Shown are 589 nucleotides from a PDB entry: RNA (5.8S-23S ribosomal RNA, nucleotides 1089 to 1726) from Encephalitozoon cuniculi GB-M1. Released in 2022, the model rests on cryo-electron microscopy data to a resolution of 2.7 A. Rfam match: Archaeal large subunit ribosomal RNA. A reference for the family is Cannone et al. (2002), "The comparative RNA web (CRW) site: an online database of comparative sequence and structure information for ribosomal, intron, and other RNAs", BMC Bioinformatics. The 2022 paper behind the entry is "Adaptation to genome decay in the structure of the smallest eukaryotic ribosome". Entry title: Cryo-EM structure of the ribosome from Encephalitozoon cuniculi. The entry has 74 different proteins, among them ECU06_1215 protein, 40S RIBOSOMAL PROTEIN S16 and UBIQUITIN/ L40 RIBOSOMAL PROTEIN FUSION.

[PDB]
Context: one part of a larger RNA, bound to proteins that are not shown
RNA sequence: AGCAGUAACAAGGAAAUGAUUUGCGC
RNA sequence: UGGACGAGGGUUCCCUGUG
RNA sequence: GCAGGGGUGAAUCGACUGUGGAUACGGAGGUGCAUUGAUAGUUGUGUGUAUUGCGGCUGGGAGGCGACUUGGCUGUGACGGAUGGGGGCGGCCCUGUCCAGGAUAGCAGAACUGGAUG
RNA sequence: UCUGCUGCGGAUUGUUAUGAUGCGAAGCAGCGAU
RNA sequence: GGGCGAGCCUGUUCCGAUGAAAAAGAGGCUGCUUUGUCGUACCUAGACCGCAUCUGGUGUCCACUGUUUGCCGCGGAAGUGUUUUGUGCAAGGGCCGUAAGGGAAGUCGGCAAGAUUGAUGUGUAACUUCGGGAGAAGGAUUGGCUCUAGCGUGCUAGAACUGUUUGUUGUGGGGAAUCUGACUGUUUACUAAAAACAUAGCUUUGUGUGUGGACGCAAAGUGAAUUCUGCCCAGUGCACUUUUAGUUACGGCCUGU
RNA sequence: UGGGCUAAGCGAGUGUAAACGGCGGGAGUAACUAUGACUCUCUUAAGGUAGCCAAAUGCCUCGUCAUGUAAUUAGUGACGCGCAUGAAUGGAGCAACGAGAUUCCCACUGUCCCUACGGCCUGUCUUGUGAACCU
Numbered sequence: 001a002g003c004a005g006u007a008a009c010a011a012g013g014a015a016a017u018g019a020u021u022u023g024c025g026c
Numbered sequence: 027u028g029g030a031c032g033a034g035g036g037u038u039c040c041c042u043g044u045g
Numbered sequence: 046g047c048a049g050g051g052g053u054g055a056a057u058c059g060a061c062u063g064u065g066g067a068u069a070c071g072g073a074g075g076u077g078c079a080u081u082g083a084u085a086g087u088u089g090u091g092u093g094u095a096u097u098g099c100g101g102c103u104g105g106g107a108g109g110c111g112a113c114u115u116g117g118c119u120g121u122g123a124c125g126g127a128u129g130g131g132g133g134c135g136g137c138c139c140u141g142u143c144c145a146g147g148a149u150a151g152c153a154g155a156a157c158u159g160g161a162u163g
Numbered sequence: 164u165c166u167g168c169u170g171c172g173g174a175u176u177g178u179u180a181u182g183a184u185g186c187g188a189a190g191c192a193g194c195g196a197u
Numbered sequence: 198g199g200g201c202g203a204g205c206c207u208g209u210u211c212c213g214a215u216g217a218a219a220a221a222g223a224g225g226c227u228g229c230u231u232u233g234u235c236g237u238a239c240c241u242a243g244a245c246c247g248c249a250u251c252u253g254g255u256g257u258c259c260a261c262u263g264u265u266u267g268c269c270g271c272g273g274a275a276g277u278g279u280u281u282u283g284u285g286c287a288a289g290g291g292c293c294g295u296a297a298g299g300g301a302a303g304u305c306g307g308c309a310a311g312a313u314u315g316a317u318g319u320g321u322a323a324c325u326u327c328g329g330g331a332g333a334a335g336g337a338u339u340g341g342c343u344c345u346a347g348c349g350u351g352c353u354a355g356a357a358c359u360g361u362u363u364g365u366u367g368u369g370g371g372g373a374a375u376c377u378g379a380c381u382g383u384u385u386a387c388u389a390a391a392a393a394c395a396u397a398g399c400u401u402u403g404u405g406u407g408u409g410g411a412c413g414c415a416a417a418g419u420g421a422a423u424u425c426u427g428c429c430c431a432g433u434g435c436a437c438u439u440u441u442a443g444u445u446a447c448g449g450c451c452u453g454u
Numbered sequence: 455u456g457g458g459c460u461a462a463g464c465g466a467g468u469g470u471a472a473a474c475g476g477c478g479g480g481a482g483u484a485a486c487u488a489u490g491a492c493u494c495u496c497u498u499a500a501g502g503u504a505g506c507c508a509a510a511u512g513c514c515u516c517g518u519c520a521u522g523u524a525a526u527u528a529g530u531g532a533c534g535c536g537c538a539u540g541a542a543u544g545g546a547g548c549a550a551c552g553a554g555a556u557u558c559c560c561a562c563u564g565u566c567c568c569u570a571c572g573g574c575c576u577g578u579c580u581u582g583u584g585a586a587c588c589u
Base pairs, nucleotide, nucleotide: 001589002588008583009582010581011580013022014021015020023279024278025277026276028259029258030257031256034240035239039051040050041049042048043047044046056094057093058236059235060234061233063070075092076091077090078089079088095232098229099228100227101226102225106115108113121221125211126210127209128208129207130206131205136201137200138199139198140163141162142161143160144159145158146157165195167194168193169192170191171190175183176182212216245254246253261273262272263271264270267368269367289576290575291574292573293572294571295570296569298567299566302565307562315339316338317337319335324329326421340359341358343356344355345354346353347352348351370560371559372558373557374556375555376554377552378551382394383393398419399418400417401416402415403414404413423546424545425544427477428476429475432474433473434470435469436468437467438466439465443464444463448460449459450458451457452456478496479495480494481493482492505539506536517533518532519531520530521529
Other pairs, nucleotide, nucleotide, family: 003587tHS004586tHH005006cHS005584tWS006585tWH007584tHS014280cWH015281cWH018020tWS032241cWW033242tWW037053tWW038238cWH040082cSS051083tWS055237tWH056074tHS063218cWS063219cSS064067tWH070217cWS071219tWS071220tWS073095cSS080085tWH096231cWW097230cWW103116tWS107114cWH109111tHS109112tHS111169cSS112193tSS120222tWS122220tHS123219tHH124218tWH132204tHS133202tHS147156cWW166195tWS172189tHS173187tWS173188tHS174184tWS174185tWS174187tHS175188tSS178180tHS180208tWS212214cHS221222cSS239244tWS240244tSS242245tHS242255tWH247251tWS265267tHS265269tHS286577tWS288577tHS297568cWW300563tHS300565tHS301307tHS301308cWH301563tWH303565cSS304306tHS311562cSS313369tHS318336cWH320334tHS321333tHS322331tHH323330tHS325328tWS326328cHS342357cWW360364cWH378548tWH379549tWS379550tWS380396tHS384391tWH397420tHS399472tWS405410tSS407409tHS419542cSS425541tWS426542cWH429499cSS430473tWH445462tHS453455cWW471474cHS476500tSS483491tHS484489tWH490491cHS490492tHS497501tWS498500tHS502503cHS502540tWS503541tWH504540tHS508515cWH512514tWS522528tWH523525tHS541544cSS
């Protein structure tokens, strides 16, 4: 180099805004 | 898990400027 | 993410001291309140306890039948497991009174929550 | 509020439980401790 | 004001186990003066170790409330952590739920799952080391509301009424035999937890002194209790004796060539 | 340059198995057969005693008889010439205890007859980050 943009991993509840309102874990 | 003392770590702590 | 400049204060915290050994065993000495951007039994302050040295004054006995009271020595350090009874630091619960807080379409002998006092 | 101790007194007295007492019980008055 | 206990006070009990050592004593009432050296910021796990921002490992202390015997389980506070333009779910997987009629026919093998479960009356066999077996087995009751009785004031006992029949919204499966190890304990850190090892009890052996003085100290086997543990000293081993054979080294002494 | 005398040990004698260990063949013989209390014989250091068994110990072997089933190479009870049971190499023995090994009964069930339907996370589809084994 081929294998291969493949296996594996991440994408946490929301509200045009988010020093305000509300939902979840222990 | 929440809050404190030891072993272990060693500036990771505060302010300012900035990607 | 880097770059520049700041921040760790002790008689009364630990060790430097004991024992053939030790930051957990033995051992002269404290508790509240306030304070910084970052430290606090360490800074400041109300009150206390010990200690280094230097002074001043002062006493060698009175009491109580006794247990004992007093400036009046030779004591402590110094010690295992299990389990009953009595009594409780703090926290939590019930209750009388007083002062406040938050939510509410409607109803509620007058609810619920916090604090202070018994 | 009484684990304890002393004087008087002179035979009873107590625990949840085992008990205590002429080597001095209960009771009365004190000391000390809290 | 009432009541639920940590240090503290005061007893009983257990052992062929009886629960360290040394430093550090003196003291009345007052006034001034002194108090050396080193550590001190920050992090219980995304600031430590495991090559890492690794579901592993890491000494000590404090931490509220409903229900309950329970600081557990099943739920809540306090404090602390957290995002805001991927899809909506074929087959096959991982972890679970419900099933007519049958009821172990499945399989090496009831593996896996289902089933029993709290409390209070009732009722409990064989065997047995007389202590046990035993929560043996088997049967029954349980919510809510409104009252009565007892005394110790929160527990215990009794009654009426009521519902779409039902109440523990948690907590052991049991029984009959055989083999084996007595029992509580210990083991192949990373394929073996056992019938293996240990153990009390039982027996044998050596030793008159080590700081230790025979109810001591050391070396072996068997493995609770109960009932027993027979016969063989020819072989091998161990002990004693050679005061009535033989065999056998250095050196010394004897005699000689 | 030979020979005598002067050790322990070995050898010998005695003791010891809760030291290491071991523990037999052959022939006849009881008025049906069958067997052998009884006898002869060879032989040992001594010839396996009390007990127990096709047992985690029995080759032959799925031993033989009984019992549990519709049907029993399993289990339990009994028998014993036991290839090769047996006494601290411990024998016999099960009260109590055991995540020990076995067989059966009640209860209970998706273990099975024979499979069905449903839940959540994956897989299927998007963006970002982006390996390895092997050739």